[PDB]
Context: one part of a larger RNA, bound to proteins that are not shown
C1' cells in the first nucleotide's frame, strides 16, 4: 500500500465554541501518480 | 501559442503614394426560384477562381426523344429469320422511331444466355500524378567519438558579422552531404575581329529644286511675267 | 475639258548654269570591261568612284572589387571617393528534410472500389439552362470633372501576332452617317502588313462649375457584322433617353526607382464577344534609407497540469435521468441473545399419613392333644 | 371343658411388620408474563450529499508571469466556481554580483 468515495458518515472523547484528535463502508473506477526528453526566436 | 534576450521583410509597420469599402455597370460566391438555374472550391491558403470571355454544341443539369452492343449454348431452317422509304397517323425534324398498305438487297442462325462495354456517376477521407500553402525562409541529416539507463541530445555554438547555418573564431569528429550561394535567362559593354535580301552611316552619281542666299549670260518698261476668248484635238 | 496660239491681257520681269535644301537609283570585287539577259574578277584605276558607326551575334569584354580611407577580437575599418559604355547592367527561374487526411476520381485509357448498361448515368438530336432575383459579398472598371470635358495642331514607343486539309495578317483603290461592303494586292514572314510612324500629354479655340456641355447608366427605335440559329441580348452603328454620382463611414489593400500611379498596344483564349489574365513600352512622382508598437515569422533560454498540441486543457453552481450510502419526527416496527422481579409445572429430598396384608397375640372351637 | 395340632367370609382387646394414595417442606427448576438491556435487520413525510457524465444553463477559477504568480492555515463573505484580510512555505516568475 492502486485511485476516488472521503478525512466523509456514524461511535468515543477533548471545547465558550468554532473545531481538534480517533474514523470506516457501500459504491465507482484502470489509470491517477513521479522525475526527465522532444514539442511554442 | 499569449514570459524575457535576440535578429530579419512593405504579403510587417512607419513616413507616406495609390486605393477600394461610397456611386452606377460587368462578373464572381451566395440565397432565391425553378423543369433544373449542373457543379468543384469557403481564413490567411475559396471568391474575372477551375484558365470557368457559354445562343447550339460545351453540359457534367431539366424536359422530350434516340441508340445498342459482343459468346459457347439455342430455335427459325432459305416458306424469309431481315432492312428500309413514300403514302396518312405520330412528328420537333418524315423516326419504315413506330404504321394504316406496300416491294425490298435477305444469313451477323439479330440469344432469353458469357458478362464484357462506356461513364463529366460515387468516394480526393482508398490512390497516382501534379499543385498549393507551410516557409519572402535558412533551415535538416549522416557515419565516429566521448553524454544518458533511456527518450534523446553533441556535432548543427558563446561572441563578432552577414541576405544567410556565411564566415572567421570558441575550434567536443569531420573530409562531411542537401539547403543557402555558386549556376542558367536581359538592355548598359572595345565592331578591336568577320556578320546583312533589317536598317543605313556615308561618299559621290544623280534625280525630286526654291533662293537670288548664290554669279547673273540672254534679257526688262520696246511689253517680259501674268491673265481671258475661240475651236480643233480627248 | 486641258493644250495650241492670237486677240484678250498687263506693266516688270524674263530665262540658263552652279552654291545652298530637297526625291531617286544602283552604287554586293568600286569603274569599265566581258562571259552573262544583266552583277564579280579576269583589264586597270579610285588602286577603293559608299563601308559596317548602324540594329542583328555567333563571340570574348564586361565595379575584373590590394578602389584609399585615424583597423573594427590583426580578418567583412559603410562612407558616397577611382572609374568617366560599367558607381550591381539587375530582376527573374531555381529550390531540402519532415509534412496536410489542402485541392484535384469533373485533365488523361492514372485507378482501387462503388453504381449503372438494350429501358444510360453511357449516347446522338430538337428544346432549356449554366445568364433568371425582394438580397449579401470579392476581384475591377467610368466617374464624380478646369489640372477638367471638347474641338484642332503637334506628332514617340515596345512586347508580339499572322493563311495551305484553315479563313490569318491585311496593303490597294472604291462606295457608304456609320455599320459596313465591293474589287484587287502583299504575306508563310528583318524582306508584306509596318519605318507597325500606340497613347496619354504638348497648341490655340469653344467653353464659364452652373450633378453643366461633368458623369452614360436607362429606354425607344432602326440601320449592322459574325454565324443553321439572337431572345435579362452574338456584338456593333447612328438621332434621341442624361438617372445615381460632387472624392465616399467605420473598417481596409497595394508597393522604394524608371518603381508606385496615369496612359495605351500586342498576346491568350475567341464562328463572332473583355468587361478580365498574363506580357509590352510610355509618362514619371511623394516618402522611408528606420524600427519591432502592430499583424509578423527564424532549431537561444525558460514554464507547464497541453495527446489531434491554446480554437489544447478544465472548474464548480444550476437543470434533467439514474442509482448507491447518509441525517431524520414517528419515543416507528421485526427479531436474536441474556436477564432483574413475579406466578409455577414435574420431580428429588424429608415431617407425617398407614388403605390391603401381615408374624404373634387376648381370642374362635372343631378334631389330634390337653382340663 | 377351655385352649392349641389344624383350620377358619374368626372377631376383638392385644403389637409389632412392612407398605401405597395422600401431605409438610426445603431443592432442582421447566414454562410463562413482565422490566430491561444487548446484537442485529427494516419502514419513513422531509432533508443534504456522493457518483453516473456522455449533449444543456451561465460564468473562465487552475495549468503559461493563465491574464490578481500558485498553494497552505485559519477567519468572514460571495449564484457559481471564487474573492478578501494576518503569519507561513517555493512545489516560483529570484539559487545572485552588480563596492
Nucleotide at each position: 500500500g492502486g485511485g476516488g468515495a472521503a478525512g466523509u458518515a456514524u461511535g468515543g472523547u477533548u471545547g465558550c465554541a468554532a473545531a481538534g484528535c480517533u474514523g470506516a463502508a457501500a459504491c465507482u473506477u484502470a489509470a491517477a501518480g513521479g522525475a526527465a526528453u522532444u514539442g511554442a526566436c | 501559442g499569449g514570459a524575457a534576450g535576440g535578429g530579419c521583410a512593405c504579403c510587417a509597420c512607419c513616413a507616406g503614394g495609390a486605393g477600394u469599402g461610397g456611386a452606377g455597370c460587368c462578373u464572381g460566391c451566395g440565397g432565391c426560384u425553378u423543369a433544373a438555374u449542373u457543379u468543384g472550391a469557403c481564413u490567411c491558403a475559396a471568391c474575372a477562381c477551375g484558365g470557368g470571355a457559354a445562343a447550339a454544341c460545351u453540359u457534367a443539369c431539366c424536359a422530350g426523344g434516340u441508340c445498342g452492343a459482343a459468346c459457347a449454348u439455342a430455335a427459325g431452317u432459305g416458306u424469309g429469320u431481315a432492312a428500309g422509304a413514300c403514302a396518312g397517323a405520330u412528328u420537333g425534324a418524315u423516326a419504315g422511331c413506330u404504321c394504316u398498305u406496300u416491294c425490298u438487297c435477305g444469313a451477323a442462325u439479330c440469344u432469353a444466355u458469357g458478362g464484357g462495354u462506356g461513364g463529366u456517376g460515387g468516394u480526393g477521407c482508398a490512390u497516382g500524378g501534379c499543385c498549393g500553402u507551410u516557409c519572402u525562409u535558412a533551415g535538416u541529416u549522416c557515419g565516429u567519438g566521448g553524454a544518458g539507463u533511456g527518450a534523446u541530445u553533441u556535432g548543427u555554438c558563446u561572441g563578432g558579422u552577414u541576405a544567410a547555418u556565411u564566415c572567421c573564431g570558441a575550434u567536443a569528429a569531420c573530409g562531411a552531404a542537401c539547403g543557402a550561394g555558386a549556376c542558367u535567362c536581359a538592355a548598359a559593354u572595345a565592331u578591336a575581329u568577320u556578320a546583312a535580301a533589317u536598317a543605313g552611316a556615308u561618299a559621290u552619281c544623280u534625280u525630286c529644286a526654291g533662293g537670288a542666299u548664290u554669279a547673273u549670260g540672254g534679257u526688262g518698261c520696246u511689253g517680259a511675267a501674268g491673265c481671258u476668248u475661240a475651236u480643233g484635238u480627248a | 475639258u486641258a493644250u495650241g496660239u492670237a486677240a484678250g491681257u498687263g506693266g516688270a520681269g524674263c530665262c540658263g548654269u552652279a552654291c545652298c535644301u530637297g526625291u531617286u537609283g544602283g552604287u554586293u570585287u568600286g569603274u569599265c570591261c566581258c562571259a552573262u539577259u544583266a552583277u564579280a574578277a579576269g583589264g586597270a584605276c579610285a588602286c577603293u568612284a559608299g563601308c559596317u558607326u548602324c540594329u542583328u551575334a555567333a563571340a570574348u569584354g564586361g565595379a575584373c572589387a590590394a578602389a584609399u580611407u585615424g583597423c573594427g577580437u590583426c580578418u567583412a575599418g559603410c562612407a558616397a571617393u577611382a572609374a568617366u559604355g560599367a558607381g550591381a547592367u539587375u530582376g527573374a527561374g531555381c529550390a531540402a528534410u519532415a509534412a496536410c487526411a489542402g485541392g484535384u476520381c469533373u485533365g488523361u485509357g492514372a485507378u482501387g472500389c462503388c453504381c449503372u448498361u438494350a429501358g444510360a448515368u453511357g449516347u446522338c438530336c430538337u428544346g432549356g439552362g449554366c445568364u433568371g432575383c425582394a438580397c449579401g459579398c470579392g476581384c475591377g472598371c467610368u466617374a464624380c470633372a478646369a489640372u477638367g470635358a471638347a474641338a484642332g495642331u503637334a506628332u514617340c514607343a515596345a512586347c508580339g501576332u499572322g493563311u495551305a486539309u484553315u479563313u490569318c495578317c491585311u496593303a490597294g483603290a472604291c462606295c457608304g452617317a456609320g455599320a459596313g461592303g465591293u474589287c484587287c494586292g502583299g504575306g508563310u514572314a528583318a524582306a508584306c502588313c509596318g519605318c507597325u510612324g500606340a497613347a496619354c500629354c504638348a497648341c490655340u479655340u469653344u467653353c464659364a462649375u452652373g450633378c453643366u456641355u461633368g458623369g452614360g447608366a436607362u429606354u425607344g427605335u432602326g440601320a449592322a457584322c459574325u454565324g443553321a440559329a439572337a431572345c435579362u441580348g452574338u456584338u456593333c452603328a447612328c438621332g434621341a433617353u442624361g438617372a445615381a454620382c460632387u472624392u465616399g463611414g467605420a473598417a481596409u489593400u497595394c508597393c522604394c526607382a524608371g518603381u508606385a500611379a496615369g496612359u495605351g498596344u500586342g498576346a491568350g483564349u475567341c464562328a463572332u464577344u473583355a468587361a478580365c489574365u498574363c506580357g509590352c513600352a510610355u509618362u514619371g512622382a511623394u516618402u522611408a534609407c528606420g524600427u519591432c508598437c502592430c499583424u509578423g515569422c527564424c532549431c537561444u533560454u525558460u514554464g507547464u497540469a497541453c495527446a489531434c498540441a491554446c480554437c489544447g486543457c478544465c472548474c464548480g453552481u444550476c437543470g434533467c435521468u439514474a442509482c448507491u450510502a447518509c441525517c431524520g419526527a414517528u419515543u416507528g416496527a421485526a427479531u436474536u441473545a441474556u436477564u432483574u422481579a413475579g406466578u409455577g409445572a414435574g420431580g428429588u429430598c424429608u415431617c407425617c399419613g398407614g388403605a390391603c396384608g401381615u408374624g404373634a397375640u387376648c381370642a374362635c372351637u372343631g378334631u389330634g392333644a390337653c382340663g | 371343658u377351655g385352649u392349641u395340632a389344624c383350620g377358619g367370609u374368626u372377631g376383638u382387646u392385644u403389637c409389632g411388620c412392612a407398605a401405597a394414595a395422600g401431605u409438610u417442606g426445603a431443592c432442582c427448576g421447566a414454562a410463562c408474563u413482565u422490566g430491561a438491556u444487548u446484537a442485529u435487520u427494516u419502514a419513513g413525510a422531509g432533508g443534504a450529499a456522493g457518483u453516473a457524465a456522455a449533449a444543456g444553463u451561465c460564468g473562465u477559477a487552475a495549468c503559461a508571469a493563465g491574464g490578481u504568480u500558485u498553494c497552505c492555515g485559519u477567519a468572514g463573505g460571495u449564484g457559481a466556481a471564487c474573492c478578501u484580510g494576518c503569519g507561513g512555505a517555493a512545489g516560483g516568475a529570484u539559487c545572485a554580483u552588480u563596492a
About this RNA: The RNA (18S ribosomal RNA, nucleotides 1196 to 1995) from Drosophila melanogaster has 745 modelled nucleotides. Released in 2021, the model rests on electron microscopy data to a resolution of 3.5 angstroms. Rfam match: Eukaryotic small subunit ribosomal RNA. Rfam links the family to the GO terms ribosome and structural constituent of ribosome. Keywords: Specialised ribosome, Drosophila melanogaster, Testis, RIBOSOME. The PDB entry is titled "Drosophila melanogaster Testis 80S ribosome".